Released in 2016, the model rests on X-ray crystallography data to a resolution of 1.25 angstrom. The RNA has 24 modelled nucleotides.

RNA sequence: GACUUAAGUCGG
RNA sequence: GACUUAAGUCGG
Ligand code: 5GP
Repeated sequence: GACUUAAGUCGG
Repeated sequence: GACUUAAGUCGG
C1' cells in the first nucleotide's frame, strides 16, 4: 500500500 | 460509489 470477508457511515 | 471499523492475505 492493495485486496478478501464482515459491520457501519455518507452519497448515487 | 467513497470512507471508517474488525479480522485476514499478498507486496514492501
Ligand atoms: P518479511 O517480508 O516477512 O521479511 O517482513 C517481516 C516484517 O518486516 C513485516 O511483518 C513488516 O512488519 C516488516 N517489513 C517488511 N518489509 C518492510 C519495509 O520495506 N518497511 C517496513 N517498515 N517494514 C517492512
It comes from the structure "Self-complimentary RNA 15mer binding with GMP monomers".
Crystals were grown from: 10% v/v (+/-)-2-Methyl-2,4-pentanediol, 0.040 M Sodium cacodylate trihydrate pH 7.0, 0.012 M Spermine tetrahydrochloride, 0.012 M Sodium chloride, 0.080 M Potassium chloride.
The model includes bound GUANOSINE-5'-MONOPHOSPHATE (5GP).